[PDB]
This is an experimental structure of RNA, with 130 nucleotides shown. It was solved by electron microscopy to 9.6 angstroms. Entry title: ATP-TTR-3 with AMP models, 9.6 Angstrom resolution. Kappel et al. published it in Nat.Methods in 2020: "Accelerated cryo-EM-guided determination of three-dimensional RNA-only structures". Keywords: aptamer, RNA.
RNA sequence: GGCGAUAUGGCAUGGAAUCAGCUCAAGGAACUGUGAACGUAUAUCGGGCAACGACUAGGAAACUAGUCGUUGGGAAGAAACUGCCGAUAUACGGGAGUUCCUUGAGCGGGAGAUUCCAUGCCUAAGUCGC
Numbered sequence: 001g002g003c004g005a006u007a008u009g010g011c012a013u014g015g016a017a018u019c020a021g022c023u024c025a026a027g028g029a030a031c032u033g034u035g036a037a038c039g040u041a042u043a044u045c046g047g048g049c050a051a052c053g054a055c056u057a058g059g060a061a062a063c064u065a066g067u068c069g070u071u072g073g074g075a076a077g078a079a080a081c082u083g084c085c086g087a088u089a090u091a092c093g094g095g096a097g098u099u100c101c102u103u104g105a106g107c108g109g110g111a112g113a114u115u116c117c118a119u120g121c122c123u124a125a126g127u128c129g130c
Stems, first nucleotide, its partner, number of pairs: 002130005008125001009122011021107012038093010049072010
Other pairs, nucleotide, nucleotide, family: 006124tWS007009tHS007060tWW007123tWH009061tWS009062tSS019109tHS033035cSS036096tWS037094tHS048074tWS048081cHH048083tWW059061tHS059062tHS061123cSS074075cHS074076cHS074077cWH075081cWW075082cWW076080tHS076081cHS077078tHS077079tHS108111cHS110114tHS110115tHS124125cHS
């Protein structure tokens, strides 16, 4: 000298486990009511993804995050309003309504997060060999 190997570095997908988690029924306790809850009407307030390019940051690299611009899509967009959803207030209709605890049944648990295994592998700073 150049070449090869190498994760202690790295993304995606699948599987398993964990994180009272969700829904329904029953019972008990507490509070409230011809009107509440529940429904309707009105007013007010709040609420959106994908792809490509450029720049910056961390890193040796592979590799992730943030900002700007363009295109596509939702009613519409870059962001909103309204359509649509949620919250508060007023009016009308309305015999059960609200909260907590216990028992039983069903579902999720990669819906979001963490750990382990497998597949696609990528990088090679450092290290070893030629």